[PDB]
């Protein structure tokens, strides 16, 4: 540097969602600690000083 992995002390449901901005071509943008692999890229476990939504 690239691929998976949404786990959260708010242990509520998301994070393929939602919000919000942009758009009548706009066939879109927008947070995140880690952990494990290594372009045929495992299973797992896991943070609230990081994202939405619900006071």
């Nucleotide at each position: 540097g690239c691929g998976g992995c949404g786990u959260u002390g708010c242990g509520u449901c998301c994070g393929a969602a939602a919000g919000u901005c942009u758009a009548a071509a706009c066939a879109g943008a927008c947070a995140c600690g880690g952990c494990c692999g290594c372009u045929u890229a495992a299973a797992a476990a896991c943070a609230a000083a990081a994202g939405g939504a619900g006071a």

Primary citation: Peng et al., Nucleic Acids Res. (2023), "Crystal structures of the NAD+-II riboswitch reveal two distinct ligand-binding pockets". The RNA with a sequence from Streptococcus parasanguinis has 55 modelled nucleotides. Bound small molecules: beta-nicotinamide ribose monophosphate (NMN). The structure was determined by X-ray diffraction at 2.3 A resolution and released in 2023. Entry title: Crystal structure of NAD-II riboswitch (single strand) with NMN.